[PDB]
Solved structure of RNA (THF riboswitch), 89 nucleotides shown. It comes from the structure "Structure of the THF riboswitch bound to tetrahydrobiopterin". The structure was determined by X-ray crystallography at 1.9 A resolution and released in 2014. An Rfam search finds the family "THF (Tetrahydrofolate) riboswitch aptamer" in it. The family has 101 seed sequences and 747 matches in Rfam 15.1. About the family: Tetrahydrofolate (THF) riboswitch was first reported for Ames et al. as an RNA motif in 5' untranslated (5'-UTR)regions of folate transport and biosynthesis genes in Firmicutes genomes. Crystals were grown from: 2,4-methyl-pentanediol, spermine, sodium cacodylate, sodium chloride, dithiothreitol, pH 7.0, VAPOR DIFFUSION, HANGING DROP, temperature 303K. Sample source: T7 in vitro transcribed. Bound small molecules: 5,6,7,8-TETRAHYDROBIOPTERIN (H4B).

C1' cells in the first nucleotide's frame, strides 16, 4: 500500500409485559450525558426541565383489540477525523 473486524442506534420477527382511569410514543425550546480497542465528535442516540398537541375500545367469559407502547432474544443494518488491531502485500 490493499482488505477487514468492531460503537451509539435503526428496521423487522417472536415472546413476556405496560397503558387504554392515557402513561408511553411523537413534536418544540433549553440543559446535560453516553457513544467500534484509544482520543475527539454531531446535522446521529439518550436523560431531564419547560411548552404545545393528540388516542379505540370491547367480550358472558377464556380472552380479543387498540397504542408512531416497554423490555428480552433473534435476524437485517450499522462510526466521521485520527491512532491502534487482524489478514494479505
Ligand atoms: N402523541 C402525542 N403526545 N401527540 C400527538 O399528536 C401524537 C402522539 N400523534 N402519538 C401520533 C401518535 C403521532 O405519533 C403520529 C403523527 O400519528
Nucleotide at each position: 500500500g490493499g482488505a477487514g473486524a468492531g460503537u451509539a442506534g435503526a428496521u423487522g420477527a417472536u415472546u413476556c409485559g405496560c397503558g387504554u382511569u392515557a402513561a408511553g410514543u411523537g413534536u418544540g425550546u433549553g440543559u446535560g450525558a453516553a457513544u467500534g480497542g484509544g482520543a475527539u465528535g454531531u446535522c446521529g442516540u439518550c436523560a431531564c426541565a419547560c411548552a404545545a398537541c393528540g388516542a379505540a375500545g370491547c367480550g358472558a367469559g377464556a380472552g380479543c383489540g387498540c397504542g408512531g407502547u416497554g423490555a428480552a432474544u433473534c435476524a437485517u443494518u450499522g462510526c466521521a477525523u485520527c491512532c491502534g488491531c487482524u489478514c494479505c502485500a